[PDB]
Context: one part of a larger RNA, bound to proteins that are not shown
RNA sequence: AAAGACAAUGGAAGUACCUCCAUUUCAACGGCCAGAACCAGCCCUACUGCAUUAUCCUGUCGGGGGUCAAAAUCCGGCGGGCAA
RNA sequence: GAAGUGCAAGAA
RNA sequence: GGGUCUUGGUGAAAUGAGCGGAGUAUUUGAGCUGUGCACGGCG
RNA sequence: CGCACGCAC
RNA sequence: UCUUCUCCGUGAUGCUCCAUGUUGGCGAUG
RNA sequence: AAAUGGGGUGCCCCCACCCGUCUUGAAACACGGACCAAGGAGUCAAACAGACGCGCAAGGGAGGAGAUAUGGUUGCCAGUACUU
RNA sequence: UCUCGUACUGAAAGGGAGAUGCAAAAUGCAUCUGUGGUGUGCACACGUCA
RNA sequence: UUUGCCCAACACCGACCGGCCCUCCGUGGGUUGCGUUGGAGUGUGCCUGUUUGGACCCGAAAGGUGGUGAACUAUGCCUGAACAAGGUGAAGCCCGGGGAAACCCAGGUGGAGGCCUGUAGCGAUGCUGACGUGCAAAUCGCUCGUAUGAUUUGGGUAUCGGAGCGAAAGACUCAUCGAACCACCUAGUAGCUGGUUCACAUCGAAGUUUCCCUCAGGAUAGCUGGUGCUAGUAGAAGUAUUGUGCGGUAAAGCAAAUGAUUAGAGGCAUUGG
RNA sequence: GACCUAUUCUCAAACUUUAAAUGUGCAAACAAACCG
RNA sequence: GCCUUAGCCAACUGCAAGGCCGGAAAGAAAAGAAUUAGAGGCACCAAGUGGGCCUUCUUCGGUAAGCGGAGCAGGCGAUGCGGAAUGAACCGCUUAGGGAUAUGUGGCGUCAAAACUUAUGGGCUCAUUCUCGAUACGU
RNA sequence: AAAGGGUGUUGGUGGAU
RNA sequence: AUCCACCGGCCCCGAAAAUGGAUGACGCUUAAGCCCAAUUAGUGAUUGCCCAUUAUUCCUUUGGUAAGGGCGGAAACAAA
RNA sequence: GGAGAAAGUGUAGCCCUUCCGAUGUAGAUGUGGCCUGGAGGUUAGGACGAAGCUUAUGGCGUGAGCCUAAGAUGGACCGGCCUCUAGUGCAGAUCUUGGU
Numbered sequence: 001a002a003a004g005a006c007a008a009u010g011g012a013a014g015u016a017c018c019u020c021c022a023u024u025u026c027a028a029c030g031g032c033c034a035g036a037a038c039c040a041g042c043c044c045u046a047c048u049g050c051a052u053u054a055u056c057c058u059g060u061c062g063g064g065g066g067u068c069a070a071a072a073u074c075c076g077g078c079g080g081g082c083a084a
Numbered sequence: 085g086a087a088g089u090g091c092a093a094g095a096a
Numbered sequence: 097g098g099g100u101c102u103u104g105g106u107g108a109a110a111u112g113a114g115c116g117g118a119g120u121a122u123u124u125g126a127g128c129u130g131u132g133c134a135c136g137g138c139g
Numbered sequence: 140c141g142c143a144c145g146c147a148c
Numbered sequence: 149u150c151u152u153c154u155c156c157g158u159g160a161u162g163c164u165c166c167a168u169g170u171u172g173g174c175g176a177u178g
Numbered sequence: 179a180a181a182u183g184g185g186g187u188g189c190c191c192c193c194a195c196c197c198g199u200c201u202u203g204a205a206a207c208a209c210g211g212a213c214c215a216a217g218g219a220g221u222c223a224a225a226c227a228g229a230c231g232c233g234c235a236a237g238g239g240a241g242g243a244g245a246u247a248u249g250g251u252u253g254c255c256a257g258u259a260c261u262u
Numbered sequence: 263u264c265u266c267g268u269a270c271u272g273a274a275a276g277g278g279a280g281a282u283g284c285a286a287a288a289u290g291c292a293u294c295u296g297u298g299g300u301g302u303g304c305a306c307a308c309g310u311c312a
Numbered sequence: 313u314u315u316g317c318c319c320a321a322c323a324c325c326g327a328c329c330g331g332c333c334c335u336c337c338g339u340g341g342g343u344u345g346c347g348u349u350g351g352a353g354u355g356u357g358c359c360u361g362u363u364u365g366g367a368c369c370c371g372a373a374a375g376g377u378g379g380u381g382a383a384c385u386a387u388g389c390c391u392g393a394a395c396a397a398g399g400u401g402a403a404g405c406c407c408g409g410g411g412a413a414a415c416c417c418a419g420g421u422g423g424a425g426g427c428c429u430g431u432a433g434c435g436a437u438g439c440u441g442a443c444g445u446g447c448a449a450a451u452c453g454c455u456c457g458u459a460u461g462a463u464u465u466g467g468g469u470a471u472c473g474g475a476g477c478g479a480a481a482g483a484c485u486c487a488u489c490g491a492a493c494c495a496c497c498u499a500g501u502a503g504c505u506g507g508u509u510c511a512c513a514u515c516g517a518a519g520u521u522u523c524c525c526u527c528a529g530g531a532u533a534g535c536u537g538g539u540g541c542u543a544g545u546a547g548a549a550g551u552a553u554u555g556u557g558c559g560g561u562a563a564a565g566c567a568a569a570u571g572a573u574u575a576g577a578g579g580c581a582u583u584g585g
Numbered sequence: 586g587a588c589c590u591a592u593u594c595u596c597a598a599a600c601u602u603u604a605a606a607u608g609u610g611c612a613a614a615c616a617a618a619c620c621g
Numbered sequence: 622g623c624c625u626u627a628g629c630c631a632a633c634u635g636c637a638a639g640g641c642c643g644g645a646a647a648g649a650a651a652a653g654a655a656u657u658a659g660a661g662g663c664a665c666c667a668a669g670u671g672g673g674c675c676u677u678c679u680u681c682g683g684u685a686a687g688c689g690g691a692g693c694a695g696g697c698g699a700u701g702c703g704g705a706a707u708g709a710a711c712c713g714c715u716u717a718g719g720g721a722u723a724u725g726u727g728g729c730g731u732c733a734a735a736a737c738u739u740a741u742g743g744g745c746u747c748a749u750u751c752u753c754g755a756u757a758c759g760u
Numbered sequence: 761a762a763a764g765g766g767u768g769u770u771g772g773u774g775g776a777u
Numbered sequence: 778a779u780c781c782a783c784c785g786g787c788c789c790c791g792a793a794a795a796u797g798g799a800u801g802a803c804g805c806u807u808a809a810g811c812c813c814a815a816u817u818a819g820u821g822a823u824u825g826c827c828c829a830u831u832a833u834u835c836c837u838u839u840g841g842u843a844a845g846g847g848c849g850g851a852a853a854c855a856a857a
Numbered sequence: 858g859g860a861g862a863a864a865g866u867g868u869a870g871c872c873c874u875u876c877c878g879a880u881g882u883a884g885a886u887g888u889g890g891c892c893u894g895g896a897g898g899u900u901a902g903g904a905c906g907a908a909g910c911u912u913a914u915g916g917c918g919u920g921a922g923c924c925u926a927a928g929a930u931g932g933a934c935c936g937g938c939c940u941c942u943a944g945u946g947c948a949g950a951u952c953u954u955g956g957u
Stems, first nucleotide, its partner, number of pairs: 010193002014189006021183006029175002032173004037106004041100004049091002052087002056081003060077004115157005125150002131147003135141001163861003196211004212957006222365007230357005237266003242262003247258001270277002280294005298325005306316002309313001326349003329345006368507002371504001375497006386471009395461001397429003400425001404421003408417003433458003438454002441452002473489001475485002510890001511888005520533001522531003534670002536667007548657002551655001553613006563603001564601002570597002575592001577590003619644003623640004628636002673697004678692002681689002702713003717837007727827003730803003736816001742813004754805001764790003768787010838879004843875005848865001891946001893943008902934001909930001910928003915924003
Other pairs, nucleotide, nucleotide, family: 012191cWW013190cWW025175tSS026027cHS026175tSS036169cWW045096tWW048049cHS051089cWH056083tHS064073tHS065072tHS066070tSS067069tHS070071cHS087089cWS107110cHS108162tWS109162tWS110112tHS112158tWH117156cWW119120cWS121153tWS123152cWW124151cWW134142tWW159160cSS185913cSS201203tHS202709tWS204208tWH218947tWS218950tHS219507tSS219947tWH220508cWS221367tWS229358cWW235352tWS236267tWS236351tHS236353tWS237353tSS238354tSS240263tWW245259cWW246259cWW247248cHS248257cWW250255tWW251253tHS251254tHS269278tSS271330tSS272274tHS272275tHS276330tWS279347tWS285287tWS296350tWS301616cSS303320tHS305317tWW308314cWW335338tWS339627tWS370505cWW372501tWH373500tWW374498tWW381473tWH382385tWS382471tWH382476tWS383486tWS386477tSS396430tHS401423tSS401424tHS402423tHS403422tHS407418cWW411413tHS411414tHS432459tHS437455cWW443448cWS446448tHS447451cWS472475cSS473492tHS477483cWW478481tWS506950cSS516883tHS517882tWH518670tSS518699tHH519698tHS521532cWW526529tWS537885tSS542543tHS544545cHS546660cHS547662cWS559607cWW560561cHS560604tWS561605tWH562604tWS565568cHS566597tWH568601cWS569600cWS572595cWW573594cWS574593cWW576591cWW582587tWS614648tSS614649tHS615648tHS618645cWW630633tWH633635tHS646649cWS652654tHS660842tWH668884cSS669883cSS674710tWS677693cWH680690cWS683685tHS683686tHS697709cSS700716cWW700880cWW701715tWS701830tSS703725tWS708759tWH711757cWS713725cSS724829tWH728735tSS734827cSS738809cWH739815cWW746808tWW748806tWW755804cWW762792tHH763791tHS800803cWH804809tWS808810tHS881882cHS890921tWS901935cWW903933tWS904933tWS906931tWS906932tWS906933tHS907932tHS907934tSS908931tHS914925cWW918920tHS948949cHS
């Protein structure tokens, strides 16, 4: 100086305390510690256009459904289309 | 800002 | 817009669409197009 | 006969 | 018709290396 | 005195099997291993070979021995210089 | 002087390597500035291309 | 780069020298040498590798030569010494008894023995006792073998190392014996075990091939390092593509050969139990 | 069921008509081939 | 075209061989029509090793084996590091001394970094003394 | 850990009244 | 609305050993289990985030079959 | 404004710029790579304190190592560089000898 029982040693990275050690600094100055600023570089993330829709959108007449009655799910005629 | 479909080059 | 105790610098040659000069325009797209060709259907 | 405006100047 | 900035600039008479900010905190020869 | 380090002792979180050896494989229930000091193991000669250094080169080089500087000198000198 | 080397080969007796030209003689003849020849092959000499 | 010369070098030849031959006898063939084709030697320094010497260090069991030992102990010989106390009771001897004799029967006497119990001595059976870094490199304790004999013991003498001696256990020969001890040869040899002392850097394997009285080892090729050399894209490739070859494994087949292997269909004369 | 003919169920490391995938050889213009 | 040859053929004007001379030469088109961190070719000298072992696949002997023996490749040996809690050999990755960002294998309830137990996803599951289940290889 | 089993639960397929 | 034959998923039975014991431990059952699937959720398009001796990039070292440049002192310049 | 600038394998690398590689047993090799005894040369230390020893003595080298400082240690020898030479580097051999 500490310290439970992880036997000890070990590695990394900090810290606490110490240091007959080194080096630097003491003023309109530092070779010390911080903070912001601005360059450059590099790394992040905001801001989006071009194409494509159709087995699709919408309109009504059917045939189908279910219901208290009927809207829908569903199938079919030809009329339009940008689900924007 | 219609799609979660293809490509995206939008000099912070 | 944010990082850079994720690099260097503080202008000891800052090579820039960025710092300077010189101007009001440069020519890239989007539209709308002419004329040939190429493409798409026709026999 | 169209060209959704491709290539040329 | 909409959209866009467009130009020219500075060799090294520097072979190499190292020296230039700002604002506090600490630091008065213990 | 301040400040960066370096050193010293603890502590935390983490990481970390005992070294040498044979072996396909050792942390091994495989060998050797209590501590320290001092000793402790590819040497010298001979023959060839290759690489490289150096001299001379159709030539190269001795060896043994002489010789005289030295028929000198405690020693230097058991060397050097010279010749077949 | 001795050794290694300039020349090798054969068991030994032994023998013993130039080029070119003319040429074809069981020791052919003459020259003596010369890679034996062919393919590939640094440097260098003269042109050409990028 | 077109060309010239090509140096060093490589490839293909030729010629020549020596050996051996063939021949159709050549302006011809086949070869062989560690040959020649304007020399590359030689002396030395230094590292490396192979080899031999103690041979990187330490290590056998052994083998040989010459000496020392019989104070331990094995045996012989010479000359000495030692062996309490009991029991049993052999021959011979004395007296008695039986008997015709041959001879028998009894009581003593006597003190024989590789006899017995049991001290000392000499051994060492059992406890598989104690101790087992002991008192002791073999001892202690009790129990046990023997103790007039092939008995124990002192001194002296004699027999030894491939030899001695042995009532025989390969036992004993100075704590040493299935070959003593000492010095030497000898640092014997080990394809086997152990060890092998500074740092960094650049590269970096093999457990396979072939041969070996070879299988724990070597030599050999490979992988590896070092040195390079040669005209920096050349004679490149663990790859594709296109063209052109090679294959008989997987699958398939038994309705195709061979080898297996179930079953039904009738062919009718092609037959047998 | 010997015998014969067509079928059949089921197989083959030492069987095979056929036959892959993966492989393996060579060639793909500078010492070379091509043309008189 | 030419020269040469005691090669071949009846012969050469053909054939075979070695040269010589001249020509052409997408330096190899187009059809998917190669690519190369592609300097080629030689030589000397010499180590260590010559016990291997594991694995996907093919495979032989065996009832089997963490068994014995092979084939092609890759590994450990000789090599850590990140993961499978642990493991020579599996997965990822392969290694100068350090940072930042981003991954891989594997993960995100605590240990333990990350869904401070995420969704504004869907189903399935109930198991009462080695106690349902749950990271391949893997027993 | 297998052959095998379950009127535990959750889906499917093909028949029927 | 009720039966019949089949097939699958999870779960149970089948399922018995010698130290106390092991999805690694706790635990978990509106999983923290199994099979699918997403990435902040029918909202409008990218890559939820965590960990390396890997990757990219920035420093420093060291070695190259390393590759380039400069090496005729340009002029000029005392101390205090 | 201050110092350097060497025609260079290898250094405290001649100085800059650029690019790529980097682990490794057995093994090979390189090193103006380190260390010890002695010899040839050169250049210096020491009674104002050499060798040796000691270490919370720092410094710097990737490292082997080198160097400084302090001894309230020592008491007379010795360093650096270039060459030459070898009985030249210890952690282990049931290693040897001494001590603990």